An RNA: 20 nucleotides with solved positions.
[PDB]
Context: bound to proteins that are not shown
RNA sequence: CUCGAUAACC
RNA sequence: GGUUAUCGAG
Numbered sequence: 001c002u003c004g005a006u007a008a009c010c
Numbered sequence: 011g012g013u014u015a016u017c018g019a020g
Stems, first nucleotide, its partner, number of pairs: 001020008
C1' cells in the first nucleotide's frame, strides 16, 4: 500500500 | 456517513 475481518461508539 | 482501536493477508 491494498484487501479480509472484529469490538466499539456516536 | 463517519471515528477510535485490534488482527490476519499477498

The structure was determined by X-ray crystallography at 3.2 angstrom resolution and released in 2010. Entry title: Structure of Arabidopsis HYL1 and its molecular implications for miRNA processing. Sample source: Synthetic RNA. It was solved together with F21M12.9 protein. Crystallisation conditions: PEG8000, AS, Cacodylate, pH 7.5, VAPOR DIFFUSION, HANGING DROP, temperature 293K. The 2010 paper behind the entry is "Structure of arabidopsis HYPONASTIC LEAVES1 and its molecular implications for miRNA processing".